[PDB]
Context: one part of a larger RNA, bound to proteins that are not shown
Molecule: 23S rRNA, nucleotides 1377 to 2241
Organism: Mycolicibacterium smegmatis MC2 155
RNA sequence: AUGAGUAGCGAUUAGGCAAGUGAGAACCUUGCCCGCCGAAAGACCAAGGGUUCCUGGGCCAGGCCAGUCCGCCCAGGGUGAGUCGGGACCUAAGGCGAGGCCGACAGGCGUAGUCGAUGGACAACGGGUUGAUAUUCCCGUACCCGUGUAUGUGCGUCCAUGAUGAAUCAGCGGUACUAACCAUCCAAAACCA
RNA sequence: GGGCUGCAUGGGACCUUCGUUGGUAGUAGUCAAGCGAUGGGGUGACGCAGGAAGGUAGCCGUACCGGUCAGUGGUAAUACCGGGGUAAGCCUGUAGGGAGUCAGAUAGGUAAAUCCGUCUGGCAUAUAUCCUGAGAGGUGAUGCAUAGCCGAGUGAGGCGAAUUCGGUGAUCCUAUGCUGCCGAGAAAAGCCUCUAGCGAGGACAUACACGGCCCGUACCCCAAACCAACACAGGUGGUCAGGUAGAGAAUACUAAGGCGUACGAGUGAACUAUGGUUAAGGAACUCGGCAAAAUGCCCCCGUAACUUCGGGAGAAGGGGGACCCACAUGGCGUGUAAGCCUUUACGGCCCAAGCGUGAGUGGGUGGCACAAACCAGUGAGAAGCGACUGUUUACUAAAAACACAGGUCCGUGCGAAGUCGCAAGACGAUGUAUACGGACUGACGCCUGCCCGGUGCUGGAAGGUUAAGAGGACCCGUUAACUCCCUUUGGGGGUGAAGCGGAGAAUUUAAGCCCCAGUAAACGGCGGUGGUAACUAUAACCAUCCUAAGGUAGCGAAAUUCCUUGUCGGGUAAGUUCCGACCUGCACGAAUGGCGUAACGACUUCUCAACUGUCUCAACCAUAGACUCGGCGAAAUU
Numbered sequence: 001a002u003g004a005g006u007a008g009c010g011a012u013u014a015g016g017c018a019a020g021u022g023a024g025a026a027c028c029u030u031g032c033c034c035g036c037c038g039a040a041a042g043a044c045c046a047a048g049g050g051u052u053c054c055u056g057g058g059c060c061a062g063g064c065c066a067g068u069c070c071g072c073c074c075a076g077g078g079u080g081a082g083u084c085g086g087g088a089c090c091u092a093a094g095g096c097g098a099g100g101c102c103g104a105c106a107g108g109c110g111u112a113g114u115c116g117a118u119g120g121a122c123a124a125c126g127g128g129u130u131g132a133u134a135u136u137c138c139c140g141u142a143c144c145c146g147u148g149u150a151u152g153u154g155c156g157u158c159c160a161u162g163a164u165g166a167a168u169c170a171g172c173g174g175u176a177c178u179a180a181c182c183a184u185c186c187a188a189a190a191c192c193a
Numbered sequence: 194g195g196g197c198u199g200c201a202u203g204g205g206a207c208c209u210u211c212g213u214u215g216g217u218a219g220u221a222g223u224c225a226a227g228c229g230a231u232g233g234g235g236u237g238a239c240g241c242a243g244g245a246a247g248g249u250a251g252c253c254g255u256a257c258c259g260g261u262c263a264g265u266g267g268u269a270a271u272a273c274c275g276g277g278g279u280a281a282g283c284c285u286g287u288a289g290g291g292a293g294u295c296a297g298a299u300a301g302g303u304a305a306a307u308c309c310g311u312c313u314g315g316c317a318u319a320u321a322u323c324c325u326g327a328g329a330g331g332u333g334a335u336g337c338a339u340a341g342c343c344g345a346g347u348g349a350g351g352c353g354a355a356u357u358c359g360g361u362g363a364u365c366c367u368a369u370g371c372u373g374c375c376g377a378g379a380a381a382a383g384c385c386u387c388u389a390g391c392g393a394g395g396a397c398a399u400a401c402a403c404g405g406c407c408c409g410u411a412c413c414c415c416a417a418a419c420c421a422a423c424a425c426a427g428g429u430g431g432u433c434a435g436g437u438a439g440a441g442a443a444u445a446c447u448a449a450g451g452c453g454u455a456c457g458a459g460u461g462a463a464c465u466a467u468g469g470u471u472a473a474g475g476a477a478c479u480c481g482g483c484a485a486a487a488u489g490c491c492c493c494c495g496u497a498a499c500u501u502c503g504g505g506a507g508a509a510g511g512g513g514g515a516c517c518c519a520c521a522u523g524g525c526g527u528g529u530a531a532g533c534c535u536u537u538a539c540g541g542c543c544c545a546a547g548c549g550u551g552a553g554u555g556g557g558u559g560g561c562a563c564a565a566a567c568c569a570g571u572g573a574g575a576a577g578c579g580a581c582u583g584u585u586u587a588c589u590a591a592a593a594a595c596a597c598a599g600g601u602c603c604g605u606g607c608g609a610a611g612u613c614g615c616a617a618g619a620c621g622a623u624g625u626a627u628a629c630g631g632a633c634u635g636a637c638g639c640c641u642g643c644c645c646g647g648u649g650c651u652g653g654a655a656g657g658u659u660a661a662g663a664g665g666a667c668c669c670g671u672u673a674a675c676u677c678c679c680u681u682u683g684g685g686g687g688u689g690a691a692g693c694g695g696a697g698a699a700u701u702u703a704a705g706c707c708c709c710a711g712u713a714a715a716c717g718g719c720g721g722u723g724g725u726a727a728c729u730a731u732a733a734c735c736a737u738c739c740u741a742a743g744g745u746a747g748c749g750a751a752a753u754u755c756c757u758u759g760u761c762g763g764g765u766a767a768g769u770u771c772c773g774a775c776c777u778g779c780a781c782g783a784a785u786g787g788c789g790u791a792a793c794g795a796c797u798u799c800u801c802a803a804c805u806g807u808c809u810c811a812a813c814c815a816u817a818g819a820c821u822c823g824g825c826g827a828a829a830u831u
Base pairs, nucleotide, nucleotide: 001831008825009824015033016032017031018030019029020028034453035452036451037450042433043432044431045430048413049412052411053077054076055075056074057073058072062070063069082143083142084409085408086407087406089120090119094115095114096113100109101108102107124141125140126139127138128137144405145404146403148401149400150399151398152397153396155394162224163223164222167217168216169215170214171213172212173211174210181204182203183202184201186199187198191194227391228390232387233386234385235384236383240374241373242372243371246367247366248365251361252360253359254358257276258275259274260273261272278337279336282332283331284330289325290324291323292322293316294315295314296313297312298311299310301309302308328539341352342351343350375378419428420427435447436446437445438444456823457822458821459820464818465817466816467815468814469813470812471811473809474808477807482804490514491513492512493511494510499504501636515558516557517556518555519554520553524550525549526548527547532542533541534540559563571802572801573800574799575798576797577796578794579793583595584594599634600633601632602631603630604629605628611620612619613618637789638788639787640786642719643718644717647716648715649712650711651710652709653708656707657706658705662701663700668695669694670693671692674688675687676686677685678684679683720738721737722736723735724734747781748778759775760774761773762772763771
Other pairs, nucleotide, nucleotide, family: 002830cWW003829tHS004828tHH005006cHS005826tWS006827tWH007826tHS009064cSS010423tWW013035cSS014034tWS021025tWH022024tHS022068cWS025068tWS026456tWS027065tWW027066tWS036041tWS038448tHS038449tHS040042cHS040449tWH046414tHS047414tHS047416tWW051078tWS051079tWW054131cSS059070tWH061072cWS063424cWS065455cHS065456tWS077132tWS078079cWH081410tWH082123tSS090381cSS091117tWH091380cSS093116tHS097112tHS098111tWH099110tHS102616cSS103106tHS108616tWS108617tSS117119tHS119379cWS120381tWS124135tSS125280cSS129134tWH130131tHS141281tWS147402cWW154395cWH156159tHS156393tSS157158cWW157393tWS158159cWS165219tHS165221cWW176208tWS177207tWH178207cWW180205cWW189196cWW217218tWS219221cHS226392tHS229389tHS230388tWH232304cWS237382tHS238381tHH239380tWH244370tWW245368cWW247327tSS249363tWH250362tHS255357cWW256277tHS258354cSS262269tWS262270tWH265266cHS276354tWS276355tSS278356cWH280334tHH281333tHS285329tWS286287cHS286326tHS287327tWH288326tHS288367tWS299300cSS305388cSS306387cSS339354tHS340353tHS344349cWW345348cWS364442tWH375377tHS412418tWS413418tSS415430tHH416419tWH416429tWH439441tHS439443tHS463819tHS472806cWH472810cWW475805tHS475807tHS476482tWH476483cWH476484cWW476805tWH478807cSS479481tHS486804cSS488570tHS489569cWH495509tHS496508tHS497506tHH498505tHS500503tWS501503cHS501790cHS504791tSS521552tWW523551tWW528546tHS529545tWH530544tWS531543tWW535538cWW560562tHS578593cSS580791tWS580792tWS581597tHS585592tWH586590tHS586591tWH593752tHS598635tHS600714tWS604610cSS605609cSS606625tSS607625tWS607626tHH608621tWS609622tHH610621tHS610629tWS614616tHS614617tHS634784cSS636790tHS640783tWS641784cWH644741cSS645715tWH646717tHS654655cHS655708tWS659704tWS664699tHS665697tWS665698tHS666697tHS667696cWW672689cSS672690tHS673689tHS713716cHS718741tWS718742tWS725732tWS725733tHS726731tWH732733cHS732734tWS739743tWW740742tHS744745cHS744782tWS745783tWH746782tHS746787tWS747787tSS749776tWS750757cWH750759tHS751753tHS753781cWS754756tWS764768tWS764770cWW765767tHS768770tWS783786cSS806809cWH806810cWS
């Protein structure tokens, strides 16, 4: 190329009019109506994404049509914390693992350790403000860790007030070396039948 | 039978030693200001379910405040619309919850301890004391914020009222509480305390001046910004939870807030999809009531067989439900003023008013209909299988398969058996035969027969056989030395020590196998032929062959029956399916369990009521495509 200027153009809400902008408007902007969601199709986050946010500009790619519009293109701007969510705090499962044990080599496990939140501990709330941030900025009032200086109360090492307790000499009873006392058991040598 | 001597055991006693009480010796030692562990001990420190109670957020009214007239029949404040706000913290310590305290002794707490534990004494039952703790109240707040109102539009700025009382009410707070239960419910830091050990300096309070690091912070976040190759009807954990109906986070409408989401415009074609209605009939549809239709809520009444006594059960079947008025200035909840009591305070009792709120009874009123829309069980009879709730082939199977509680057997005596690993080691188990592993069975009820020949498993060892290792006879190779012989300027035969070497026999000897027993809730197996009862048919009975033994109880045309739509009975006008039986069981049968079983099932099967467009038999309406116009613009195939 053919199929073919054909099938589709992605829900279960729905758009209309007036005015504006502009070379161009069903789709962009503003007003007035209509309709839809309303344990959501509203509001705020984690994960993930990464500038998509704000202002100005753009309109030959992208957007299932058009486009002056855009979550698309271009430039510039924008993210402010002792208290929020984490680290500098803590451990769980699990991971790694000084030495170590095991294993021809490669390696396998694991102790002490050291990591590892989904948990434990730990101090801030309301209001205002920018085109775009806010428990972060500002206002008002708080709270939690540190540091320095100054001032005043008591507490004291040396001074001293209070406080306890241990070695050792000497006077006494029951353990008790040792010769015996008392109770009880046994017969070497053994006498007799 | 009789004596001496020695030996042994128990008791008191000298030495000795230990203990008693006078002196020295509070002489010299030691302890008393704080910091204080890397060590000791408390706490940290924990499950699940279940309320009840006391609160608050929120919401609904209301005193009060501001304001509207929305060109309609009535409505000027009597009606209507908008306000009727404000945190942490710091005071205070209520509801609720939780607790005895002091003293003596101790080395149990890897050293010591005033701490903890333990044991002995004394004093305690109190609204005593203390800890903990929602909330109310006060302060924070002369501030901040706000309904409106000024002017003035780029939308910034100024001014700014009232702010009381009630009701309702949490899934949030007291609460890591309390009560109940069995399956018995992290660690460490932190904090408190104890000494050890540091110590001459040190503790506390007030004021002033200062330090407070690193990473994240935009935006999307049920979505065209994440996972989905797409601006994709899919997927994505947590936190807030307005109002009126309502039991509710269901559902309908709706507030705040957010959307109309990216092809449109037309048009009564067929046909397809998705909804709607239907005369008469009512399963005649069909493999099959598949799909629709039906039932549906609350309060009363009323409910069978059967059963494991719990159930079945919402069995079934039936009645009422709207609105207005009266009872009713009632009843109930809450609770202010007044009043009463007192332990006078964040007390208690009672309580008109005010607010909220059913249930019932009587009378009336309206419609075709009162559960009014949305929402919202179909019910009954019987069989098979599986007891049950669960689990499974992500993507054609959800079941009768798996699991299950319960049962039996076998193994395992303890770094057990088993399993992972080459080992060490680990799980089993920080368990110990009432335990753990493996196998089969599968709640429960009644039961679970016969066979040990085969093959496993367990035990035994009298025989038969049997490895390597031992042994090493006898034989073979080689030749020191000898004996036979033929020979010319050395060979050719026989024998053969020792050494070395090769092949090696008899004797010894293990497990295993054969062999001798046991064991089937081990893997497995559980018969033929012929005859026989006064009529006929059957054969209780008999003969004989075979086996390890010949299938017991129960069940049976079965989820098993080929013949077969067996035969009889039931149900239907008609029944190859279904239910009850018969036994001729091709080819049931007892833990690959047999036979039953209340309850249970989106299982499978049959019947009935109700209901219906499933059907007789199809008609009509709407929407999305199809069709027409404008834009963009593929595909398989060839």